[PDB]
Keywords: VS ribozyme, substrate hairpin, cleavage site, sheared G-A base pairs, shared sheared G-A base pairs, magnesium ion binding, GNRA tetraloop, riboze zipper, RNA. The RNA (A mimic of the VS Ribozyme Hairpin Substrate) has 23 modelled nucleotides. The structure was determined by solution-state NMR and released in 2003. The 2003 paper behind the entry is "NMR Structure of the Active Conformation of the Varkud satellite Ribozyme Cleavage Site". It comes from the structure "NMR Structure of the Active Conformation of the VS Ribozyme Cleavage Site". NMR data were recorded at pH 7 and 298 K. Sample source: This sequence is derived from the Neurospora VS ribozyme substrate.
RNA sequence: GAGCGAAGACGAAAGUCGAGCUC
Numbered sequence: 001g002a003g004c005g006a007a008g009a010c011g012a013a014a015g016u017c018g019a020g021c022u023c
Stems, first nucleotide, its partner, number of pairs: 001023004008017003
C1' cells in the first nucleotide's frame, strides 16, 4: 500500500454502506 467482503440497514430506484479478514 492494496484486494475481498456477509448481515442488517438507508432508499423512489439503483446503488451505497459494511463488521470485518488477508495479503